[PDB]
Shown are 30 nucleotides from a PDB entry: RNA. Crystallisation conditions: 50 mM MgCl2, 3 M ammonia sulfate, 100 mM HEPES 7.5. The depositors describe the entry as "RNA hairpin structure containing 2-MeImp-oligo analogue". Method: X-ray diffraction, resolution 2.1 angstroms. The entry became public in 2018.

């Protein structure tokens, strides 16, 4: 810091 | 969690934190 | 918030 689960 | 809808209920949808 | 993943 971006995916995602809860 | 907060606002807030939807459902007899069980749950379930949006929003922001 | 808590995990999980990232050459």
């Nucleotide at each position: 810091g971006a995916g995602g689960u809860g | 969690g907060a606002g807030c809808g939807c459902g007899a209920a069980a749950g379930c949808g949006c929003u922001c934190g | 918030c808590a995990c999980c993943u990232c050459a």